Entry title: Crystal structure of the yeast mitochondrial threonyl-tRNA synthetase (MST1) in complex with the canonical tRNAThr and threonyl sulfamoyl adenylate. tRNA with a sequence from Saccharomyces cerevisiae: 74 nucleotides with solved positions. An Rfam search finds the family "tRNA" in it. On this family, see Hou, Trends Biochem Sci 1993: "The tertiary structure of tRNA and the development of the genetic code". From the family's description: Transfer RNA (tRNA) molecules are approximately 80 nucleotides in length. Their secondary structure includes four short double-helical elements and three loops (D, anti-codon, and T loops). It is annotated as a transfer RNA. Its family is annotated with triplet codon-amino acid adaptor activity in the Gene Ontology. The entry is indexed under aminoacyl-tRNA synthetase, ThrRS, MST1, tRNA, ribonucleoprotein complex, Ligase-RNA complex. Crystallisation conditions: 0.2M lithium sulfate 2.0M ammonium sulfate 0.1M Tris.
Context: bound to proteins that are not shown
C1' cells in the first nucleotide's frame, strides 16, 4: 500500500440487519483488619475514533480520514 475485519468510559465489553448506550475490572470515598487467586456499598467515568451524508429518529445504514489486527504484496 491492497483486501478483509474492527474502533463504544483508563481497560475488557453489551446493546430488536434503526427506536434514544448496560455492565465487569481499575479509580475516588465509606465500610472491612483481613494468613496466600477478588469484604461489602456508593459515587464518578459514555454524548459510541474524526468529519460529511441518509432518516421523523444513527453506536447501528452510506461516503471519507485516522489507527489497530490478520493475510498478501515489498
Nucleotide at each position: 500500500g491492497u483486501u478483509a475485519u474492527a474502533u463504544u468510559a483508563g481497560c475488557u465489553u453489551a446493546a430488536u440487519u434503526g427506536g434514544u448506550a448496560g455492565a465487569g475490572c481499575a479509580u475516588u470515598c465509606g465500610u472491612u483488619u483481613u494468613g496466600u487467586a477478588a469484604u461489602c456499598g456508593a459515587a464518578a467515568g459514555g454524548u459510541u475514533u474524526g468529519g460529511g451524508g441518509u432518516u421523523c429518529a444513527a453506536a447501528u445504514c452510506c461516503c471519507u480520514a485516522a489507527u489497530a489486527u490478520a493475510a498478501c504484496a515489498c